[PDB]
The PDB entry is titled "Promiscuous behavior of proteins in archaeal ribosomes revealed by cryo-EM: implications for evolution of eukaryotic ribosomes". E-tRNA from Pyrococcus furiosus: 77 nucleotides with solved positions.

RNA sequence: GGGGCGGUAGCUCAGCCUGGGAGAGCACCGGACUGAAGAUCCGGGUGUCGGGGGUUCAAAUCCCCCCCGCCCCACCA
Numbered sequence: 001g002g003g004g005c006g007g008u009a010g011c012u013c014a015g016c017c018u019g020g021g022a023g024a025g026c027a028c029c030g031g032a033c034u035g036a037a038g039a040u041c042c043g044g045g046u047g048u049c050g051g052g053g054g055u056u057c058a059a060a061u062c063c064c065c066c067c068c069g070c071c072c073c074a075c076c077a
Stems, first nucleotide, its partner, number of pairs: 001073007010026004028044005050066005
């Protein structure tokens, strides 16, 4: 440099192709439940969801330029 993948709520990610204000479980606060504790339920919110810019009224994934990690190659006068 080429090709592909993943980077998203504190965390781990889900939603590419399968488009919208949009996600889920776990941590964490609150409420059920048992003599007790735990586990297991029920609430609460933390990201227009990797930056910046574009098409769309509205796009995480689409588009133009990308940071970073990752894997396979190619390459160093």

The entry has 63 different proteins, among them 30S ribosomal protein S8e, 50S ribosomal protein L34e and 50S ribosomal protein L30e. An Rfam search finds the family "tRNA" in it. The family's RNA type in Rfam is transfer RNA. For this family Rfam cites "The tertiary structure of tRNA and the development of the genetic code" (Hou, Trends Biochem Sci, 1993). Clan: tRNA clan. The 2013 paper behind the entry is "Promiscuous behaviour of archaeal ribosomal proteins: Implications for eukaryotic ribosome evolution".